[PDB]
RNA sequence: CGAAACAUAGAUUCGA
Repeated sequence: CGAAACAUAGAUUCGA
RNA backbone atom coordinates (compact mmCIF):
# COMPACT_ATOMS: atom_id res chain seq x y z
O5' C A 1 0.33 4.19 0.73
C5' C A 1 -0.88 3.45 0.81
C4' C A 1 -0.74 2.15 0.00
C3' C A 1 -2.02 1.32 0.00
O3' C A 1 -2.99 1.86 -0.89
C1' C A 1 0.00 0.00 0.00
P G A 2 -4.53 1.34 -0.93
O5' G A 2 -4.42 -0.14 -1.59
C5' G A 2 -4.85 -1.31 -0.91
C4' G A 2 -4.64 -2.55 -1.79
C3' G A 2 -5.27 -3.79 -1.15
O3' G A 2 -6.67 -3.87 -1.37
C1' G A 2 -3.07 -4.27 -1.84
P A A 3 -7.66 -4.68 -0.38
O5' A A 3 -7.13 -6.21 -0.44
C5' A A 3 -7.34 -7.04 -1.57
C4' A A 3 -6.69 -8.41 -1.35
C3' A A 3 -7.27 -9.19 -0.18
O3' A A 3 -8.54 -9.76 -0.48
C1' A A 3 -4.91 -9.34 -0.19
P A A 4 -9.56 -10.27 0.66
O5' A A 4 -8.77 -11.49 1.38
C5' A A 4 -8.64 -12.76 0.78
C4' A A 4 -7.72 -13.66 1.63
C3' A A 4 -8.26 -13.95 3.03
O3' A A 4 -9.32 -14.90 3.01
C1' A A 4 -5.94 -13.47 3.10
P A A 5 -10.10 -15.34 4.36
O5' A A 5 -8.98 -16.20 5.13
C5' A A 5 -9.02 -16.40 6.53
C4' A A 5 -7.74 -17.12 6.97
C3' A A 5 -7.72 -17.36 8.49
O3' A A 5 -8.34 -18.59 8.84
C1' A A 5 -5.75 -16.26 7.82
P C A 6 -9.27 -18.73 10.15
O5' C A 6 -8.23 -18.39 11.35
C5' C A 6 -7.23 -19.31 11.74
C4' C A 6 -6.18 -18.73 12.69
C3' C A 6 -6.77 -18.41 14.05
O3' C A 6 -6.66 -19.57 14.89
C1' C A 6 -5.34 -16.62 13.21
P A A 7 -7.79 -19.98 15.95
O5' A A 7 -7.90 -18.65 16.84
C5' A A 7 -9.12 -18.19 17.40
C4' A A 7 -8.96 -16.70 17.71
C3' A A 7 -10.29 -16.09 18.19
O3' A A 7 -10.02 -14.98 19.02
C1' A A 7 -9.68 -15.25 16.04
P U A 8 -10.29 -15.04 20.61
O5' U A 8 -9.76 -13.60 21.12
C5' U A 8 -8.39 -13.26 21.14
C4' U A 8 -8.18 -11.82 21.68
C3' U A 8 -9.32 -11.21 22.51
O3' U A 8 -8.90 -10.14 23.36
C1' U A 8 -9.10 -10.06 20.47
P A A 9 -7.86 -10.29 24.58
O5' A A 9 -6.41 -10.22 23.85
C5' A A 9 -5.98 -9.12 23.07
C4' A A 9 -5.38 -9.65 21.75
C3' A A 9 -3.92 -9.26 21.47
O3' A A 9 -3.03 -10.13 22.17
C1' A A 9 -5.26 -9.74 19.55
P G A 10 -1.50 -9.72 22.49
O5' G A 10 -0.94 -9.37 21.02
C5' G A 10 -0.54 -8.07 20.63
C4' G A 10 0.12 -8.16 19.25
C3' G A 10 0.72 -6.83 18.77
O3' G A 10 2.12 -7.04 18.55
C1' G A 10 -0.61 -7.93 17.08
P A A 11 3.20 -5.84 18.45
O5' A A 11 3.27 -5.48 16.88
C5' A A 11 4.09 -6.17 15.95
C4' A A 11 3.83 -7.69 15.86
C3' A A 11 4.53 -8.30 14.63
O3' A A 11 4.90 -9.64 14.93
C1' A A 11 2.19 -8.58 14.46
P U A 12 5.89 -10.53 14.01
O5' U A 12 4.90 -11.31 13.00
C5' U A 12 4.24 -12.51 13.36
C4' U A 12 3.28 -12.98 12.26
C3' U A 12 3.88 -13.05 10.85
O3' U A 12 4.74 -14.17 10.66
C1' U A 12 1.52 -12.52 10.91
P U A 13 5.71 -14.31 9.36
O5' U A 13 4.72 -14.71 8.13
C5' U A 13 4.43 -16.05 7.79
C4' U A 13 3.39 -16.12 6.66
C3' U A 13 3.81 -15.45 5.35
O3' U A 13 4.72 -16.24 4.59
C1' U A 13 1.53 -14.97 5.89
P C A 14 5.55 -15.63 3.33
O5' C A 14 4.42 -15.25 2.23
C5' C A 14 3.82 -16.22 1.39
C4' C A 14 2.69 -15.60 0.56
C3' C A 14 3.14 -14.51 -0.41
O3' C A 14 3.79 -15.05 -1.56
C1' C A 14 1.12 -13.89 0.67
P G A 15 4.74 -14.17 -2.53
O5' G A 15 3.77 -13.03 -3.14
C5' G A 15 2.79 -13.31 -4.12
C4' G A 15 1.93 -12.05 -4.32
C3' G A 15 2.71 -10.91 -5.01
O3' G A 15 1.99 -10.48 -6.16
C1' G A 15 1.54 -10.18 -3.04
P A A 16 2.70 -9.99 -7.53
O5' A A 16 3.31 -8.52 -7.21
C5' A A 16 4.63 -8.33 -6.73
C4' A A 16 4.88 -6.83 -6.48
C3' A A 16 6.26 -6.54 -5.91
O3' A A 16 7.29 -6.62 -6.87
C1' A A 16 4.60 -5.20 -4.86
Shown are 16 nucleotides from a PDB entry: RNA. Method: solution-state NMR. The entry became public in 2005. Primary citation: Sakamoto et al., Nucleic Acids Res. (2005), "NMR structures of double loops of an RNA aptamer against mammalian initiation factor 4A". Keywords: hairpin loop, RNA.